Solved structure of RNA, 20 nucleotides shown.
Entry title: RNA DUPLEX CONTAINING A PURINE-RICH STRAND, NMR, 10 STRUCTURES.
The 1998 paper behind the entry is "Solution structures of DNA.RNA hybrids with purine-rich and pyrimidine-rich strands: comparison with the homologous DNA and RNA duplexes".
It was solved by solution NMR.
The entry is an ensemble of 10 models.
RNA sequence: GAAGAGAAGC
RNA sequence: GCUUCUCUUC
Numbered sequence: 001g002a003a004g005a006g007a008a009g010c
Numbered sequence: 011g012c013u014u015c016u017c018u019u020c
Stems, first nucleotide, its partner, number of pairs: 001020010
C1' cells in the first nucleotide's frame, strides 16, 4: 500500500 | 460513521 478478522476509545 | 490498539493474510 491492498484485503480479512478481533479489541479498546470517540 | 470516525479514531486508536491488537491478530491473520497478500